[PDB]
Context: bound to proteins that are not shown
RNA sequence: GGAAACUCCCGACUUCCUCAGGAUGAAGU
RNA sequence: UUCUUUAUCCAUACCUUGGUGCCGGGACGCCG
RNA sequence: CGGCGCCUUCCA
RNA sequence: GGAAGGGUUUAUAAGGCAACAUCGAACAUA
DNA sequence: TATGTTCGATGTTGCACTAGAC
DNA sequence: GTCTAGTGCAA
Numbered sequence: 001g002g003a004a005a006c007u008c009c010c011g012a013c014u015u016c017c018u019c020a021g022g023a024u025g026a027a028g029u
Numbered sequence: 030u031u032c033u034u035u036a037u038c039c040a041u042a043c044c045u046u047g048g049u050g051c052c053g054g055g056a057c058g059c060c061g
Numbered sequence: 062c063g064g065c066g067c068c069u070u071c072c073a
Numbered sequence: 074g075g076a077a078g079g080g081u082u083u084a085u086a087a088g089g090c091a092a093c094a095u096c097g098a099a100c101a102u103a
Numbered sequence: 104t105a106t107g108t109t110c111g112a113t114g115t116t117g118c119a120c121t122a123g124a125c
Numbered sequence: 126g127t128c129t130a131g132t133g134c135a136a
Stems, first nucleotide, its partner, number of pairs: 005081001007056003011052001016047001021038001026033001043089004057066001060063001067079001069077004090117011118133008
Other pairs, nucleotide, nucleotide, family: 001002cHS004082cWW006080cWW010053cWW013050cWW014049cWW015048cWW020039cWW023036cWW024035cWW025034cWW028031cWW047084cWS058065cWW059064cWW068078cWW
C1' cells in the first nucleotide's frame, strides 16, 4: 500500500520466497 | 537525468532472523 | 459433555 | 443464508567482520 | 541478601618489497 | 625469468 486471511497459547515431522551482475528493448523529467 | 515493466545469459544459493504446511496436547469468548 | 469461532449493522 | 461498514495481521521478508586468547562480573525475578 | 540466569570487554592477527639463489 | 628468505616500511 497492492492482494489476502480470521479467537488464543505450548509442542511434533515436511516445502523455501527474497538474493549479485552482463549485452537488450517498450514506455513515463 | 532518475521510476517500473520484459526477453535471453553468467552468478548456485553460506550463517542468522524467519516464513509455510501439518498434525498433536490444551485453553478463552459466546451459545442448543 | 457437546456445535462453532474477529466486532458490529441492514433482505428474509 | 445473503449485500454495506468496521477493525485485527501480513513476506515487497530483514540482517551478516572474521578469528583466537585473555579478563572481569554483569543483569535480571517476584 | 537470595533465587537462577548469563554476557561484557581487552588484545591481536587478517604485511609487502627485493637481493641473491634457485 | 622465476622464485623465496630475509626484513624494511610506516609509525